[PDB]
RNA sequence: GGACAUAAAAUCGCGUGGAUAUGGCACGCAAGUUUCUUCCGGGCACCGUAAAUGUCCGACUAUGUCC
Numbered sequence: 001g002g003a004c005a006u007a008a009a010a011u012c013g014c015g016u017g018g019a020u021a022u023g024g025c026a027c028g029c030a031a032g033u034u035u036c037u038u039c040c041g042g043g044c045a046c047c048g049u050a051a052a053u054g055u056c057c058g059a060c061u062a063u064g065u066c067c
Base pairs, nucleotide, nucleotide: 001067002066003065004064005063006062007061008038011031013029014028015027016026017025023047024046032039040058041057042056043055044054045053
């Protein structure tokens, strides 16, 4: 450094603000691990201008095993 394994599902409810088919996010709170820490990127769909996202593939961190 890589290959696995375990953790978590890079998950997820909320609050306030923000963008709007050339867009789809900012900040914070709580949950999730005999677990510190992270909770995001882009493609695609979808939404006929509104407030709300789906979906796909892609990490990092902890510990262990194997080279």
Molecule: Guanine riboswitch